This is an experimental structure of RNA (25S rRNA; 5.8S rRNA) from Saccharomyces cerevisiae BY4741, with 352 nucleotides shown. The sample was in a buffer at pH 8. The work is reported in "Sequence-specific remodeling of a topologically complex RNP substrate by Spb4" (Cruz et al., Nat.Struct.Mol.Biol., 2022). Method: cryo-electron microscopy, resolution 2.98 angstrom. The entry became public in 2022. Keywords: ribosome biogenesis, DEAD-box ATPase, methyltransferase, nucleolus, RIBOSOME. An Rfam search finds the family "Eukaryotic large subunit ribosomal RNA" in it. For this family Rfam cites "The comparative RNA web (CRW) site: an online database of comparative sequence and structure information for ribosomal, intron, and other RNAs" (Cannone et al., BMC Bioinformatics, 2002). Among the 16 different proteins in the entry, which are not shown, are 60S ribosomal protein L34-A, Pescadillo homolog and 60S ribosomal protein L36-A.

[PDB]
Context: bound to proteins that are not shown
RNA sequence: GUUUGACCUCAAAUCAGGUAGGA
RNA sequence: AAGCUCAAAUUUGAAAUCUGGUACCUUCGGUGCCCGAGUUGUAAUUUGGAGAGGGCAACUUUGGGUUUGUAAAGUGCCUUCGAAGAGUCGCUAAGUGGGUGGUCCAUCUAAAGCUAA
RNA sequence: UAGUCGAUCCUAAGAGAUGGGGAAGCUCCGUUUCAAAGGCCUGAUUUUAUGCAGGCCACCAUCGAAAGGGAAUCCUUCCGGAACCUGGAUAUGGAUUCUUCAC
RNA sequence: ACUGAAUGUGGAGAAAAUCCACAGGAAGGAAUAGUUUUCAUGCCAGGUCGUA
RNA sequence: UGAACGCACAUUGCGCCCCUUGGUAUUCCAGGGGGCAUGCCUGUUUGAGCGUCAUUU
Numbered sequence: 001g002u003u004u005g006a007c008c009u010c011a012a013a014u015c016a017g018g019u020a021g022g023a
Numbered sequence: 024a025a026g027c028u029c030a031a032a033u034u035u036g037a038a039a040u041c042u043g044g045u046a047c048c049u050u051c052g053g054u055g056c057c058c059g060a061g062u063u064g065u066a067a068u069u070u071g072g073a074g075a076g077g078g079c080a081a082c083u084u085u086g087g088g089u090u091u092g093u094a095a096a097g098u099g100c101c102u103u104c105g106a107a108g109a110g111u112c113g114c115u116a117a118g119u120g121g122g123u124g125g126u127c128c129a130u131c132u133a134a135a136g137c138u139a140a
Numbered sequence: 141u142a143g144u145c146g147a148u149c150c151u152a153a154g155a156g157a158u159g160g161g162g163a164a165g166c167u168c169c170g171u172u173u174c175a176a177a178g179g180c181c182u183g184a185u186u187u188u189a190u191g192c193a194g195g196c197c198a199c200c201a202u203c204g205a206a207a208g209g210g211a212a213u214c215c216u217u218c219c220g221g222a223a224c225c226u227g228g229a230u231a232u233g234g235a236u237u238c239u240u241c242a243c
Numbered sequence: 244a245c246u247g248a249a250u251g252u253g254g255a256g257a258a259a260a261u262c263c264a265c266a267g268g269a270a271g272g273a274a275u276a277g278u279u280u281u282c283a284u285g286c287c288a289g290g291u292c293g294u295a
Numbered sequence: 296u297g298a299a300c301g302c303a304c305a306u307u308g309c310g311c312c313c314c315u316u317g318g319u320a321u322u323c324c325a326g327g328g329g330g331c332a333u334g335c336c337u338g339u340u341u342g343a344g345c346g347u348c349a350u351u352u
Base pairs, nucleotide, nucleotide: 004349005348006347007346008344009343010342011341012340013339015338016337017336018335019334020333026137027136028135029108039065040060041059043057044056045055046054047053048052074104075103076102077101078100079099080098082097083096085094086089113114120132121131122130123129124128125127143224144223145293146292147291149209150208154203160169161168162167178197179196180195181194182193183192213222214221215220225289226288227287228286231284232283233282234280235279241271246270250266251265252264253263254262255261301309302308310331311330312329313328314327315326316325317324318323
C1' cells in the first nucleotide's frame, strides 16, 4: 500500500560499433 | 569425384554457451574484470548408414606453439532403450504412415540446410 | 570594383518529402492523414533524504517571381563632396518633481 | 521623455515575410550614483553572386 | 561534383552544433579545424502505456 517494485510491449539519442545503395 | 549438417527423445550432480565495454599481452587473436543476451533454450551428444545409457577386453589411440585433465575418442561382444519437418501431402490429412513404379511385389523417405573438381 | 542597383528574404497558382498504402520491380497514390511529428515557462534542491516535479500552446518540412510584396545614395559600383538604413555594446545630459511609472 | 509578462486584438504590407500599436495588469524601483532610457548626443560594422 | 550524406539548387544560395585563434573585446566582427542523410542489426543510456502482476510482522 492512494505506496513501492518486478516484467511485457512500444519508443528516442549527431548514443558505441557496423552494414545496404552505385558501376 | 567428397561427403555431410540441423529439428525431432532432460546437462538437470550445477547455461556447461555467446556479443560488447575496459586493462594488459606474444594482436586476423588471448587472458582477467564488468555490463548484458539467453531457460518462450545458447553449449556437449545424436542424423536409419541409425543412434543412446550401462558392462567386459588384462583391447587400441591422443593435442597446442610445450602437453595432463581420474580429459576426448575408436574396435569387438553382452544388456536396457530406441524421437523422425502441416495451410504440408492430397476444401484440407496419416503414422507397421507416406511417395513413386511393376504386371500382391519392387524402390525411396518430402514438406529444413552446406558442399570443391 | 555596390551596406544603398538586382539575386539573396517572402509567399502566389502549383509542385512535392515525411506518416501510411499499392506494385515483381524500375516506382506510384496521398499533403495532414487513427504519426509518440516540439518549443517555452515556473521552482529555496524534488520530506523515509539530494535518481525532476508541475504548467502552456496547438499543427506541419521544403521548393516555386532578376515584371508580385521589399530598409537604406545623390550630385547610382571608382574619385571628391554630401547623406541615409540595419544590427550591437555602451557613456553623458535631461526626464522619471519629495523621495517610487509626468502633464 | 513619460515601466509594462502571459494572454487577446487592430493598422500598414494589401498570400506571406516584415514593422507598429492597442486591451491586460505579471513583475520591478531609494539614502556615498533607486527603476526606465519609444527624449538628445556619442562609438563600430555591413559577407557571397551579376555588373563589358 | 557524381550511389553522394546538414537543407536546397536552373541560386555555385541558406542553416545548426563543438573546439580554437585574431582585432578596443565578457557581449561585436572575422579567420581556422571537426561534425549534423536514410533503412536495418547488436549493445548502452534515457523513457511511455490504469498492458500483466506482487505489495499488513